About this RNA
Entry title: Ligand bound state of a brocolli-pepper aptamer FRET tile. This is an experimental structure of RNA (brocolli-pepper aptamer), with 374 nucleotides shown. The reconstruction used 150,204 particles. It is bound to 4-(3,5-difluoro-4-hydroxybenzyl)-1,2-dimethyl-1H-imidazol-5-ol (1TU).
RNA sequence: GGAUACGUCUACGCUCAGUGACGGACUCUCUUCGGAGAGUCUGACAUCCGAACCAUACACGGAUGUGCCUCGCCGAACAGUCUACGGCGAGCUUAAGCGCUGGGGACGCCCAACGCAUCACAAAGACUGAGUGAUGAACCAGAAGUAUGGACUGGUUGCGUUGGUGGAGACGGUCGGGUCCAGUUCGCUGUCGAGUAGAGUGUGGGCUCCAUCGACGCCGCUUUAAGGUCCCCAAUCGUGGCGUGUCGGCCUGCUUCGGCAGGCACUGGCGCCGGGACCUUGAAGAGAUGAGAUUUCGAUCUCAUCUUUGGGUGUCUCUGGUGCUUGAGGGCCCUGUGUUCGCACAGGGCCGCUCACUGGGUGUGGACGUAUCC
Ligand code: J93
Ligand code: 1TU
Numbered sequence: 001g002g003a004u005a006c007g008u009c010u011a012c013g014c015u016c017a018g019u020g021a022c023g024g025a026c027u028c029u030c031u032u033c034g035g036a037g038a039g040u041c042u043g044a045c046a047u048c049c050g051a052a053c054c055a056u057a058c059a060c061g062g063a064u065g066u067g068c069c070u071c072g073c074c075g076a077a078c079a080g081u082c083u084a085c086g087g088c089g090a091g092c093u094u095a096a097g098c099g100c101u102g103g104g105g106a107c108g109c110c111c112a113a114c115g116c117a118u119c120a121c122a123a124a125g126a127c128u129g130a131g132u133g134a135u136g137a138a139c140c141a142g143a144a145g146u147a148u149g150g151a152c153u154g155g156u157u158g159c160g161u162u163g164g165u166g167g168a169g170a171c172g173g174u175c176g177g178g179u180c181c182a183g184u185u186c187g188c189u190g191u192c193g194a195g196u197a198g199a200g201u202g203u204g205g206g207c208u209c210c211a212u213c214g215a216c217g218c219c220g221c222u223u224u225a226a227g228g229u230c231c232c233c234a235a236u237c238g239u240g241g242c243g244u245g246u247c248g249g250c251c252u253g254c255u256u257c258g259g260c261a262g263g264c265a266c267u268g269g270c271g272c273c274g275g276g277a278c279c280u281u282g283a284a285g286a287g288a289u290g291a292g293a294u295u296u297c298g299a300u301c302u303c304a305u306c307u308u309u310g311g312g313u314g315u316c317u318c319u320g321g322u323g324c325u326u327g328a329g330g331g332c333c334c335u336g337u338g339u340u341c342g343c344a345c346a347g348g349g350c351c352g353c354u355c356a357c358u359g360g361g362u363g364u365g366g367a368c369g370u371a372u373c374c
C1' cells in the first nucleotide's frame, strides 16, 4: 500500500415519526459552535384606516397579519350561483344507510299581471332571477393623489305645453263696450244701421305671427276619453256623402228706375251622418268567456270562471354534489403473543401538498479505527 469483515463518521438517495412554518439582511444572548431564542430593519402578499359623493382599479402614508391546496359551516343577506377575506372544523380508498342541497322531468296547489332602462331596501365584490318603493329627453360642470363608471346637485340646450311683456298682422258686430246714426213712442227696435281703413279720450279685448322672459313637462307599446288639424278618385252646383239655393254679388222679365219675381251657383256658407290619418292632453293596462251595474249604448267599472306567462309551494322520479354513521380495503407506526425470528395473528393509533429542523430505520459511496490475510 491492497483485499475481506466489523465498528464509527461523513455525503447523497429513500422511508417513517415528531416539531412545526413567508423572504432577505443586521444586532444581541445561549450553544454539543450543528443550531436555537430575542430584538431591529427591509421586501412580497392579504387586510384595516387616513379617505372624500359611492364603488372599483392604480398610487401614497400609517397600522395589523403570514407556507400551499381542497372541502364544509358561519360572518352573510330576498333566493340561487361565482369569487375573495376572516373565524371555526375536516383531509387515504371504497360500499351501504341516513341527513342536507343544486339542476331536470311529471303531477297537484297557491299568488301576481304591458315592455325597457336605472337606483334604493341590498351586503365584501360580481352575476342571474324575483319582490317592494322610486325615477325616466340631450349635453356640460362639481369633488379629494390619479383614472374609470354611476348617483346626486348645479348649469346649458332641444322639443312640447302654458303664462307675462313688447312689436307686427289681420278680424265688423255671432267679442263687447264708448261714440255716432236711423224708425223713435224716448218704451223699444235696427246690427241683413255703421271704419277691421279705424273717424275712440281704447285699434280696447280676443285671435294669428315673431321676439323676449318666466314656469311646467318630455323612456317605449297598446287601449280609452277629450280637444285640434288634415284627407276622403272621376262624373254630378257643392260635398267624403246626404240635405239645404244665401249675410252677399249677376242675367232675364216687369219697371215708377223705387221695388219685385224667376233663373245663376260667382259666393262655397249652413245643417246632418261617417270614416279614418296625424298631433296634443288626461286616465288606464296579459288574453278569452260569462254575470251584475253605469253609459253617450261608443265604451267603462265590479265579480266569477278559464287560458297564457312568471314566481312560490307540496309530492314523486331522475341526476349529481356534500356531511354523518356503519362496514370493508390500503399504507405506516405502536403494544402484546407466537414464530423455521424470514413472518403471522390480535388490539390500539394515524392518513392532502411543499419546505426546514430533530430523531429513527434503510440503500449506496468515501474516509478513519480494529481484526485477519497478502
Ligand atoms: C245655400 C243647393 C239644392 C234643392 C238640389 C233645391 C252656398 C250656399 C249658401 C252660402 C254659400 C254658398 C256661401 C247654398 C248652397 C245650396 C246648394 C241648395 C239646394 N237643391 N243656401 N258663401 O233644388 S242650397 S242644391
Ligand atoms: C258698426 C258699429 C256697431 C255694430 C256694427 C257695425 C259701430 C260703429 C262706425 O260706432 C261706430 N262707428 C263710428 C263707423 N261703426 F258695423 O255691426 F254693431
Base pairs, nucleotide, nucleotide: 001374002373003372004371005370006369007368008367009366010365011364012363013362014361015360016359017358018357019356020355021354022043023042024041025040026039027038028037029036030035044066045065046064047063048062049061050060053150054149055148056147057146058145067353068352069091070090071089072088073087074086075085078129079128080127081126082125083124092329093328094327095326096325097324098323099322100321101320102319103318104317105316106315107314108313109312110311111310112309113308114220115219116136117135118134119133120132121131137157138156139155140154141153142152158218159217160216161215162214163213164212165211166210167209168208169207175204180193181190182189183188221285222284223283224282225281226280227279228278229277230276231275232274240273241272242271243270244269248266249264250263251262252261253260254259286307287306288305289304290303291302292301293300294299330351331350332349333348334347335346336345337344338343
Other pairs, nucleotide, nucleotide, family: 031034tWS051059tWW052144tWS076084tWW122130tWW170206cWW171205tWH172176cWH172198cWH173177cWH173195cWH175196tWH176202cWH177200cWH180194cWW184187tWS195200cWH196203tWS198202cWH236239tWH237268tWS238243tHS239241tHS245246cHS245265tWS245267cWS246247cHS246248cHS246267cWW255258tWS265266cHS265267tHS265268tWS295298tWS339342tWS340342cHS